[PDB]
An RNA structure, together with DNA, in which 79 nucleotides are resolved. The 2021 paper behind the entry is "Allosteric transcription stimulation by RNA polymerase II super elongation complex". Keywords: Pol II, Super elongation complex, ELL2, EAF1, TRANSCRIPTION. The structure was determined by electron microscopy at 3 angstrom resolution and released in 2021. The entry has 13 different proteins, among them DNA-directed RNA polymerase II subunit F, DNA-directed RNA polymerase II subunit RPB9 and DNA-directed RNA polymerase II subunit RPB7. The depositors describe the entry as "Structure of active transcription elongation complex Pol II-DSIF (SPT5-KOW5)". Rfam match: Trans-activation response element (TAR). From the family's description: This family represents the HIV trans-activation response (TAR) element which is known to be required for the trans-activation of the viral promoter and for virus replication. The TAR hairpin acts as a binding site for the Tat protein and this interaction stimulates the activity of the long terminal repeat promoter. Further experiments have shown that TAR acts as a miRNA that protects against apoptosis. The family has 45 seed sequences and 48 matches in Rfam 15.1. Rfam classes the family as a microRNA precursor.
Context: bound to proteins that are not shown
RNA sequence: AGGGAACCCACUA
DNA sequence: AAGCTTTATTGAGGCTTAAGCAGTGGGTTCAAGGTACTA
DNA sequence: TAGTACCT
DNA sequence: TTAAGCCTCAATAAAGCTT
Numbered sequence: 001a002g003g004g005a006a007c008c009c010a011c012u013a
Numbered sequence: 014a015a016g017c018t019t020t021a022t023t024g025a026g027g028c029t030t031a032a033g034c035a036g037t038g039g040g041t042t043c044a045a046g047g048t049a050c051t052a
Numbered sequence: 053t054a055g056t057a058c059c060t
Numbered sequence: 061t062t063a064a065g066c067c068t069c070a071a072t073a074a075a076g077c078t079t
Stems, first nucleotide, its partner, number of pairs: 005042008016077002019074014045060002048057004
C1' cells in the first nucleotide's frame, strides 16, 4: 500500500 | 320553405420508447494537422 | 533568415 | 434494427341559426 475512460470484437454458463 | 354553419367522432401520419442476466478476455483511439508569429 | 507555441 | 402505444392533423354530421 494503489492514476483511467469509451467503443468494438471474441468468448463463458 | 331549404340553405347555412358549428362542435363532437374517425382514419391516417408522426413521435417516442423498448427490446435477458451474470461473467471473462483483448484491441484501438482518445489528444492533431494546417498555421501566424519572433529573438 | 529556422524555429516553436497556438487555432480550430 | 422493428413493434406497440399516444398525439395531432384533416375530414364528417346532427342541429341550431338564419332565410